[PDB]
Context: one part of a larger RNA, bound to proteins that are not shown
RNA sequence: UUCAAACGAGGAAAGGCUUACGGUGGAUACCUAGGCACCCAGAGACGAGGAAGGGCGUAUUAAUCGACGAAAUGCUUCGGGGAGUUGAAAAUAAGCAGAGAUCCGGAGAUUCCCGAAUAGGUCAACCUUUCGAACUUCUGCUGAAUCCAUGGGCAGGCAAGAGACAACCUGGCGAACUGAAACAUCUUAGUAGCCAGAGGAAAAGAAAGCAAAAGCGAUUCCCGUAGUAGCGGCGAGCGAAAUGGGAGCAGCCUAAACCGUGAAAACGGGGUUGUGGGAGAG
RNA sequence: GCUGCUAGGCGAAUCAGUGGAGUGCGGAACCCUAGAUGGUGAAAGUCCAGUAGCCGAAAGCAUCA
RNA sequence: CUCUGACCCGAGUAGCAUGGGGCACGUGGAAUCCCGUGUGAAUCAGCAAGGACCACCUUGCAAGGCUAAAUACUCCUGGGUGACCGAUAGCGAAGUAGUACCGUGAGGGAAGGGUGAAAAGAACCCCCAUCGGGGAGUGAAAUAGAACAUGAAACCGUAAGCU
RNA sequence: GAAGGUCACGGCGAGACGAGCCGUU
RNA sequence: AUAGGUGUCAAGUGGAAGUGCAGUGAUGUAUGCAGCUGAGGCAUCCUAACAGACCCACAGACUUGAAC
Numbered sequence: 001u002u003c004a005a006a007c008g009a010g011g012a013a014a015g016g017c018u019u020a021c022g023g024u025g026g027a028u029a030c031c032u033a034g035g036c037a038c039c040c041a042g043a044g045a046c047g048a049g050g051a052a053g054g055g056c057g058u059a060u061u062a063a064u065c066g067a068c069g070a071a072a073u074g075c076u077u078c079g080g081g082g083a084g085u086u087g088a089a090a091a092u093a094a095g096c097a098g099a100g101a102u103c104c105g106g107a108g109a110u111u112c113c114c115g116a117a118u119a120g121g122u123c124a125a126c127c128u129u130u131c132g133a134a135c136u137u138c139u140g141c142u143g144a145a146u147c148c149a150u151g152g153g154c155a156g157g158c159a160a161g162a163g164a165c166a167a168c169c170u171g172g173c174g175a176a177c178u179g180a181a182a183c184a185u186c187u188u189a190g191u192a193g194c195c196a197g198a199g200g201a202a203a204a205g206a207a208a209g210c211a212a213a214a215g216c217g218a219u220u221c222c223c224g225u226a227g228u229a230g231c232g233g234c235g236a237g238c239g240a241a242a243u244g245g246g247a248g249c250a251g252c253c254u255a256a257a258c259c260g261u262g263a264a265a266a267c268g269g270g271g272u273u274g275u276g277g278g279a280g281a282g
Numbered sequence: 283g284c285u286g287c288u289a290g291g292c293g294a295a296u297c298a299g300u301g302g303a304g305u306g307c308g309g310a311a312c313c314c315u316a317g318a319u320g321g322u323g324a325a326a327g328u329c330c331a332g333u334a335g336c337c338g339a340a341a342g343c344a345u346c347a
Numbered sequence: 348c349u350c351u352g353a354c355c356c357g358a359g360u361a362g363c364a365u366g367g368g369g370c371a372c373g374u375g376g377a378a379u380c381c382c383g384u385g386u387g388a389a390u391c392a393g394c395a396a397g398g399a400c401c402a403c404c405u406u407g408c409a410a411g412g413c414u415a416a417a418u419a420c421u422c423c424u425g426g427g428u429g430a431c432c433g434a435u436a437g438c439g440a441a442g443u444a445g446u447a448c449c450g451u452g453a454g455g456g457a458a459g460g461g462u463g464a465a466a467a468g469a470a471c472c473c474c475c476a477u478c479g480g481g482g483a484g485u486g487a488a489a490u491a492g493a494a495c496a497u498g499a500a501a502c503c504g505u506a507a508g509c510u
Numbered sequence: 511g512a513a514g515g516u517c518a519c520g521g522c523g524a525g526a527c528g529a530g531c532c533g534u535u
Numbered sequence: 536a537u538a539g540g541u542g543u544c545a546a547g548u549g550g551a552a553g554u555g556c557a558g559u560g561a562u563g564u565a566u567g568c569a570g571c572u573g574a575g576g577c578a579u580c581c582u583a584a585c586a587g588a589c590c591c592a593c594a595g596a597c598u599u600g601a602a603c
Base pairs, nucleotide, nucleotide: 001602002601003600004599005598015510016509017508018507019506020505021504022503023502030461031460034432035431036429037428038427039426040425041424042423043421044420046163053114054113055112056069057068058067064088065087075108076107077106078105079104080103084096086094119128120127121126129132135161137160139155140154141153142152168199169197170196171195172194173193179186183233209216210215219417220247221246222245223244230238231237251413252412253411254357258269259268260267261266276356277355278354280350281349282348283346285344286343287342288341290337291336292335296310297309299307300306311328312327319331320330321329362386363385364384365383366382367381368380372398393408394407395406396405397404448455449454468495471482472481473480474479514590515589516588517587519533520532521531522530537583538582539581540579541578542577543576544575546572547571548570553566554565555564556563557562
Other pairs, nucleotide, nucleotide, family: 003004cHS007597cWW008596tHS024501tWS025500tHS026498tSS026499tHS027498tHS028497cWW031433tHS032433tHS032434tWH033441cSS033460tWS034437tSS035437tSS044166tWS044200tHS047116tWS048118cWH048162tWS050115tWS050116tHS050118tWS051117tHH051163tWS052115tHS054125tSS057072tSS058072cSS059087cWH060092cWW063089cWW069070cWS071074cSS071109tWS074109cWW074110cWS078340cSS079289tSS079340cHS081102cWH082083cHS082100tSS082101tHS083097tWS083098tWS083100tHS085095cWW106341tSS114124cSS130132cSS134162tWH143151tHS144150tWH145149tWH167200cWW168419cSS174190tWS174192tHS175191tWH176189tHH177188tHS178187cWW179236cSS180235cSS185235tWW186236tWS190191cHS199201cSS200419tWS201418tWH205218cSS206250tWS206251tHS206414tWH207217tHS208394tWS208407cSS209406tHS211214tWS211405cWS212397cWS213404cWS218416tWW224243tHS225242tHS226241tHH227228cHS227239tWS228240tWH229239tHS230371tSS232235tHS232236tHS232373cWS235373cWH236373cWW247417cSS248416cSS250414tWS250415tHS255272tHS256271tHS257270tHS284345cWW289338tHS293316tWS293334tHS294313cSS294316tWS295327tSS295332tWW298308cWW302323tSS303323tSS313317cWW315334cSS316333cWS318332tHS322326tWH339340cHS356390tSS358389tHH359360cHS359387tWS360388tWH360410cSS361387tHS369379cWW370378tWW372375cWS375377tHS421423cHS432436cSS433441tWS434441tWS434460tHS436441tWH439444tSS440444tSS444458tHH445446cHS445456tWS446457tWH447456tHS450452tHS450453tHS462466tWH462491cSS463465tHS463467tHS464487tHH466489tWW467491tWW468492tSS468493tWS469483tWS469492tHS470483tHS484492tWW485489tWH486488tHS486491tHS489492cHS511592tHS512591tHS513591tHS518534cWW518586tWS520537tSS524529tWS525528tWS533584tSS545573tHS549569tHS550567tSS558560tHS558561tHS573575cHS
C1' cells in the first nucleotide's frame, strides 16, 4: 500500500455561561429655586365715600403672570435717597432723566361691570330705564278705615345697619358608630356637625360667697390637694372642692322711700352700704 | 411736647504663588465695641452687600402726657 | 346728736305642689343652681345659706346693670432658632395648582426640578427636501450638545473565550 | 465553479405556507 | 409544447343577429343541429418562460489484521 473490522477526533449553529461596551431607565450621592415646626414681639384687618372674590379691559407691537382701572403699566402732595431708567420673561421703536427722574416711605385722588348689590328685571359680569343707597330706626311735613293714635304717602339726608373673616370664643339645636367583651340604664358627649353672634381675646366678675368657732375677702389661669372624698346595671366607667403654693389684681354705677313743675303724663336733685345702712323730721 | 414704628444714612482691616476659576493649601500681613448672615468662576473677619458701633422724620399711627 | 323703730331693702319674685335639666353626684337621705305647669310670701323683731329636716350659732344680702389684667388661638406681619424635609420627602401644590382632568351637581384631584463659571448654545464644510448626523469652532470638560449634571437594577443588544 | 443542491422564470390532476412534481425553446 | 392565446374538435345549451315572407297585431317562419360558450382532447412557438444569482469540494483524521 489493497480491503475487513473497530474507533471515532478537528472542523461546524441559533443559544448558554463569563468578561467588555453600549443603549433604555432615573435608583443612590451631592444640591435648591420651595416647604415644615417652634420661640419673642405684634396683628386678627375690610365694607353703602361699594368690600372679600371675580368678569372685562389698560403698554408703540400676539399670548400669559404680576401691577393698574375710561385720570386704566398709573395721577397729586409731603419726606428719603442720589444715577441711570420706561414690571416678568428683554427684543425693537420713542421718550424721560443733575433745573434732579426710575426707585423707596407717609398722606391723598381716581377705581368700568358683577358681587351685601341697593332704580326695576335677570340665566353673576347683561338688559331696561323716569338715571334712582333698595330696605328698614333716625327727621320734616302730612293724614286712612274712628276723636287722639297707628298703618300709609311725599320729602330731606354722608346714611347708622346689612356682607366677608384661618383658628380661638359666646349663645341656640344636637347625633351615631364606639365602650360596657351582647344590650336598653350608663358611656361615646353636651363631643362632631349645623345655625346665629362678636372681639382682639371672649366669657366670667365685685358675695343672698367660702369656712368652722380659727379664719378668708370679686373674678380668671397654672402647681397642688388626688386619681383622695365620692357617684356608678356600686358594672363599664365618671370623679370634686376647701385648706396650701403661685400668675395677675380694681373696683364701680343705678331704682325707690324723699323732693319740685297734675299723679304710676315725665324729667332734674337727695342717697346705694354689713359683724346694718339709708334718706326724712328736728 | 415723650418714646417707638413706617424710608434711610456713616461704618475698620490682604497681598502674591497655586495650569478653567481661589475665599482652600504652604507663605508672609492687618482689623475687631465688626469673626451674625447672604453672595462672589472653589469653601473669604480684611472682594461685595453687610454686621458691631453710632446718626436720622415734613407726614401718619401707637404709648406716656 | 336723736328716731314714730314711721318708710326704705330690686314680686308675680323667692318658696311651695307637680314634671324636668344641670352641679363629679344615675332621685337617692339629695342640699345648692335653673326651668314648663299651677299656686304664691316676708322686708332687716326681716330674708337666704351653712349637703333632707328642726333648734341654736356663724356668714351673707337674691329677684337692675358695667368693668382692665393674668387666659385661649394662627388665614397672617416682622425678628430669631432647628441631633426638621430635600423633589415617591416637605404644604395637595419648588413649573402661570386647587391647574390639567373627571363629575348634572355637591365634590374629587394629579404628575412633571439640577448644560455651563460665562450662551461662549455650535460661523463654515460634507450627507441632505426635513429631522438628525460627522468634521470645524467655542469650552476646564461636548466619553457637558439642549432627549444636555452623578447615572444603580430590571429589560434590549454588539464583541471576544469556552461550550 | 465539481457532481449536485437552492433561488428566479411558466405552471400543476401537488399545495394553508414550506413541501412535492412537470416545464424553461 | 409549460401556461395563456389562436385553429379545430368532442361536449353544453337550445335555433341568435340581420334580412326575406306570413299575420291588423302579440307572434310565427326560412336562411341554419344555427348562435353563443368550450375548466376537456389534439395542433401551432403568436405572447410569457427573458435576465440571470447563491451554495459547495483536503481523493477523506485515528488503530489493528489479512492481501499483490